[PDB]
The depositors describe the entry as "Cryo-EM structure of TIR-APAZ/Ago-gRNA-DNA complex". An RNA structure from Maribacter polysiphoniae, together with DNA, in which 36 nucleotides are resolved. The organism belongs to Maribacter, within Bacteria. The reconstruction used 257,382 particles. Wang et al. published it in Cell Res. in 2023: "Structural insights into mechanisms of Argonaute protein-associated NADase activation in bacterial immunity". It was solved together with TIR domain-containing protein and Piwi domain-containing protein.
Context: bound to proteins that are not shown
RNA sequence: UGAGGUAGUAGGUUGUAU
DNA sequence: TATACAACCTACTACCTC
Numbered sequence: 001u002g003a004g005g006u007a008g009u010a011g012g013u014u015g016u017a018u
Numbered sequence: 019t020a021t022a023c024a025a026c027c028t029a030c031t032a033c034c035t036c
Stems, first nucleotide, its partner, number of pairs: 002036004007031012
Other pairs, nucleotide, nucleotide, family: 006032cWW
């Protein structure tokens, strides 16, 4: 990407113990 | 170094309506 909204799919970090 | 999870983070689509 005319613009919002709601979903879905993925990955990552911190902490807690091994 | 991997587990497992609670608590947070972003990246990329598909769909519907204004």